[PDB]
RNA sequence: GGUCACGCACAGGGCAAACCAUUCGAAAGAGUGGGACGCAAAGCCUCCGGCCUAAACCAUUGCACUCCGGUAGGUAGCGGGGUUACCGAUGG
Ligand code: C2E
Repeated sequence: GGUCACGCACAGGGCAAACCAUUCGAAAGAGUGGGACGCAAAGCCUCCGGCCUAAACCAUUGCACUCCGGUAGGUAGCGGGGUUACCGAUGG
C1' cells in the first nucleotide's frame, strides 16, 4: 500500500423526512422544484420476510365480529440479502 472488517474522528463533502407547489397515477406511491427530520452507504438492486394499494384481468356465492385469492403495482428512509463506494483516529 492492497484486501476484508470497523466508525471514536479528521477532511472534502453527499443525500433529503415532514410540509408546500406542480406533474404522473384508480390508488398506494413516484417524478420535479422549494424545504430539512434525520442518514456512514438515507448510493444502487424486489431475490426472501413484513407492511401498504386495488383500476383492469382471472378466480371466488363465500356466516363474519385475529387476519388471509391469484395477480399487478408500491416501500431500498421496514428488515434480511446482493452489489458499488469516499475519509482512515500513531486507526484495527
Ligand atoms: P455516524 O455515527 O454514522 O458517523 C460519525 C462520524 O464518523 C462522521 O461525522 C464521520 O466523521 C465519521 N465517519 C463514520 N463513518 C464514516 C464513513 O464511512 N466515511 C467517512 N468519510 N467518515 C465516516 P460526519 O460530520 O461526516 O457525519 C455525521 C453523521 O451524518 C454520521 O454519523 C452519519 O449518520 C451522517 N452522514 C454523513 N455523511 C453521510 C453519508 O455519505 N452517508 C450516510 N448514510 N450518512 C452520512
Method: X-ray diffraction, resolution 2.3 angstroms. The entry became public in 2010.
Shown are 92 nucleotides from a PDB entry: RNA (c-di-GMP riboswitch).
The work is reported in "Structural and biochemical determinants of ligand binding by the c-di-GMP riboswitch " (Smith et al., Biochemistry, 2010).
It holds a match to the Rfam family "c-di-GMP-I riboswitch aptamer". Its family is annotated with cyclic-di-GMP binding in the Gene Ontology. Rfam 15.1 lists 5,092 matches to the family in 1,772 species. A reference for the family is Weinberg et al. (2007), "Identification of 22 candidate structured RNAs in bacteria using the CMfinder comparative genomics pipeline", Nucleic Acids Res.
The depositors describe the entry as "Native structure of a c-di-GMP riboswitch from V. cholerae".